[PDB]
This is an experimental structure of RNA with a sequence from Human immunodeficiency virus 1, with 33 nucleotides shown. The structure was determined by solution-state NMR and released in 2020.
RNA sequence: GGGUCUCUCUUGUCGAGAGGCAAGGAACCCACU
Numbered sequence: 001g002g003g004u005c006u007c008u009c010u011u012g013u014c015g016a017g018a019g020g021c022a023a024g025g026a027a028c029c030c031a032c033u
Base pairs, nucleotide, nucleotide: 001030002029003028004027006026007025009024010023011022012021013020014019
C1' cells in the first nucleotide's frame, strides 16, 4: 500500500424503542522484506 471474513468497543446517521446503515477499532492473507 492492496485483499478477506468475522468479532467487540467507540463515533456519526436513520428509526418511538428494539433494530438497521456508514466510518473508525481488532484479527487473518499478500505487498513493503
Record summary: Brown et al. published it in Science in 2020: "Structural basis for transcriptional start site control of HIV-1 RNA fate". The depositors describe the entry as "Cap3G-TAR-F1 is an RNA hairpin. The 1H-1H NOESY data was collected at 308 K in 10 mM KH2PO4 pH 7.4". The entry is an ensemble of 20 models. Keywords: RNA, virus, capped RNA, viral, nucleotides, Leader RNA, HIV genome, genome, RNA genome, start site exposed cap, free cap.